[PDB]
An RNA structure from Firmicutes bacterium CAG:227, in which 521 nucleotides are resolved. Ling et al. published it in Nature in 2025: "Cryo-EM structure of a natural RNA nanocage". Released in 2025, the model rests on electron microscopy data to a resolution of 2.93 angstrom. Ions in the entry include magnesium and potassium. The reconstruction used 420,040 particles. The PDB entry is titled "ROOLfirm-octamer-wild type". The entry is indexed under natural RNA nanocage, cryo-EM, drug delivery, RNA. Rfam match: ROOL RNA.

Context: one part of a larger RNA
RNA sequence: UUUGAAUCAUACCUGCGAUCAACUCGAUGAAUAAAGUACGCCAGUACUUCGAGGUGUGUGGUAAA
RNA sequence: CGCCCAGUCAACCAAAUCAAGGAUACUUCUUUUGGAAGGCUGCCGGGGUUUAGUGAUAAAUCCCGGGAAGACGGAAACCGUCAACGGAAACACAUAUCGCAGAAAUGCCCGCAUUUAAAAGCACGGAACUUCUGGAUGCAGCAAUAGACGCCUACGGUGUAGGAGUAAGCCUAAGGGGUAUCAGUGUGGCAACUGAUAUGACAGAGGUAAAGCCAACAAUGCAUUCUGCCUUGAUGACGGAGAAAUCCGCCUAUAACAGAAGUCGCCGGUGAAAGUAGCCAUAUGGCAGA
RNA sequence: GGACGGUGAAAUUUACAGGUAGCCAAUCCUGUGCAGGCUUGUGGCGUAAGCCAAGGGUAAGAAGUUAGGGGUCGCUCCCCGAAGCUCAGACUUAUCUUCCUGGUGGCAGAAUAUAAGUGAAGGGCACGGAUUGUACGGCGAAGGCCGGAUCGUAGGUAUGAUUCAA
Numbered sequence: 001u002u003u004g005a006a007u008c009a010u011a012c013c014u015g016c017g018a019u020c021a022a023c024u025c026g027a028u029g030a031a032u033a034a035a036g037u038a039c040g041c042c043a044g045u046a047c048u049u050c051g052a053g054g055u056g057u058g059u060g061g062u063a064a065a
Numbered sequence: 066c067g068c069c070c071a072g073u074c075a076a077c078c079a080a081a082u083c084a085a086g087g088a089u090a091c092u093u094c095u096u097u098u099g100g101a102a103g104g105c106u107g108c109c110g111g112g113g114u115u116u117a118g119u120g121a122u123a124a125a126u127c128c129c130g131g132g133a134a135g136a137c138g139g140a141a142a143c144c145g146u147c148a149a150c151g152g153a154a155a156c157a158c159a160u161a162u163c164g165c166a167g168a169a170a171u172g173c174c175c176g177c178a179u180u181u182a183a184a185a186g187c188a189c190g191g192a193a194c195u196u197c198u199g200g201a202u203g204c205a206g207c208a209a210u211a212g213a214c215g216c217c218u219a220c221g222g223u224g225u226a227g228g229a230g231u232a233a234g235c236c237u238a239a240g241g242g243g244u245a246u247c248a249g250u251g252u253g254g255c256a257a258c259u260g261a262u263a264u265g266a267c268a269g270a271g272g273u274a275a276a277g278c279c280a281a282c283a284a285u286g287c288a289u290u291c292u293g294c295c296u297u298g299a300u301g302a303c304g305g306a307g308a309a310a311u312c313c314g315c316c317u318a319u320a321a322c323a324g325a326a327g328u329c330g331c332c333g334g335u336g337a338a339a340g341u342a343g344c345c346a347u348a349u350g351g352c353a354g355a
Numbered sequence: 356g357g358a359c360g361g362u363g364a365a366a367u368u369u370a371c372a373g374g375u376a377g378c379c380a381a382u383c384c385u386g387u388g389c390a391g392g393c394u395u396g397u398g399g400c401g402u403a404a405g406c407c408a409a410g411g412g413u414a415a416g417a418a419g420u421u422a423g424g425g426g427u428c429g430c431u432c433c434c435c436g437a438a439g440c441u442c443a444g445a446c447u448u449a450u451c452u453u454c455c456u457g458g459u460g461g462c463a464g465a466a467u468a469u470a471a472g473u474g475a476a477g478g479g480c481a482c483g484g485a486u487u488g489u490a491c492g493g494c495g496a497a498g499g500c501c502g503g504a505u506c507g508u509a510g511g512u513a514u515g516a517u518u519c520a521a
Stems, first nucleotide, its partner, number of pairs: 001521001003520007011512010023053005035048005054163001055161006068152002070107005077100005084093003108131010132150001135147005164489003171481005177474006186462002188335001189333003194327006200290006216228005234273004241267001243264001245262005292353004301316001303314004336368002343362003370387005389457004393396001397408004409453003414448003418441002423435004491502004
C1' cells in the first nucleotide's frame, strides 16, 4: 500500500414436490384396514374410526342445599 | 344460594359531647370515639417470564384492561378519582371435531326509497326542570295514674273512724327460672350435662307525684305547598267610637307561599305585524301562559 | 262615536306588497323601497345645454262624507265649517322615478341541499354460530383446482472466529 487461499457454527425468503380423520400425541389410511364390541368361544356376520391425553360443559364430592 | 378470611355498608350498643323537652324514670337531637349482629363483595378477559410436559396445556409469578361491593369529590341531566378482589382445596364420572367454513338473529356504517321540516349551527329568550334559603300547614318529637281482701288502735251489737302497710291491675327497664334453637359433650341411640342466641308467656325489681280533663306550647326531623303582569283589598289583623247591635279608619293576597342560583335536554324567524286585535274594566280577581 | 287603563296575541312576513304557476313560490312575474354601479335610462327634438309628451309611486288638497258655529217664531230646514275616514276615478303640485344588479330569520348559513322519522331491498364491517357440513378449509358430478400447515428440495443471502503469503 493492496491481491490470493482454507475451515467451523446459525437464520430469513421465493419457485417445485410430497403429506394431511381431534384441541394434542400416536395408530389405521376412505374399508376386504387398525383397534374393539355384540352374537356363550373359534370362525363367520354385524356395528363403531381407534388408543392415550388436554380444555369446556354437565352431574356429584369437598359442603349445609 | 356451604365454611373461614379479607374488603365494604351496618341495625344496634357503650363512653364522651351539643341542644331541646318531660312531674320524674326518662325522651329527642348534634358531633366524635370504640364495639358489633347482619347484609353485600371477593368477578371477567389479555400478555410476559419461569417451571413441568413430546405436545395440547397446566402451575407459579408479574403486568395490563374491564367490572366492582363501596367511598369521595363537584352539582347536574352527569363526570372524575380511589377501591379488596383470597384460602382450606386436592377429586370422580358423563359428554362435546372444541378446529375450519357457515345460515338465521343483532349492532354499526353505506346506498336506495319515502315522509316531515325555511335544515344544521351560534347567541338570546321561553315552557319547564333541578338545587338551595326562608315561611305556612300536617304528622312525629307521649310512662303508668291503681288500692280489693286482710292487720292494728279506738269507739260501737248488725259497724264506723283513724293508722301502718299493701295484693292485683297498669308502666318502665332488665333477665332469674323454664321453654325453643344451635354448638360442644355424651350415648349403643336418646337423654342428661356444659355453653351461646330467642323468649320473657312464669317469677322478681323499681314506680304508679300531681283531684283531674281537654287544648295549646320546644330544639329537631319528615311530608305537602310558589307561572308572569296589573289591581283590589276581606270572613284576617290593628287602632278608634259605642251601653250593645254595630259603625269608622287603616293594613295585608305571607289571605300560603316568597326568593335565589343554575348545567344539559326540550321549544322558538327572537325582527316586524304591534303594545295592534281580542278580552276585561279591577277580588266573584282580570288578562296571558301551562 | 270619543277618551283612558290593564293584559296581550296570532295569522302573515325570505327587503315591502300584489299576482301567477291546477293546488303548491325563498325560487316565476309585476309594482314599491333601499344600497351599489354604469352605457344616466319611457317616446320626440335639435351643434347642444335643455324642454315637451307618456307611465308609475307617495303626500296636501276634488267625488263619496262628517264633528262644531250661525241664521230663524222655530226647525227635523239651510249655509258656513276648526276635530276627522275610503276610493275603481279625476286635477294641481311637491318634485320622486322609468337602465342593470343585489337584499334569507337576532347573527351567520343551506335550501336539488341539510337534519330527523319510517321502510326493505341491497352492500360493507363487527358479533354470534351445537340450525349445518367437514378424513385440513373453499370450489368442483368426478378427475382435479385454489388457499392453509408441516416436511423435503433448487437455491438467493446474512453473522461470528483463525492462519499463510506481497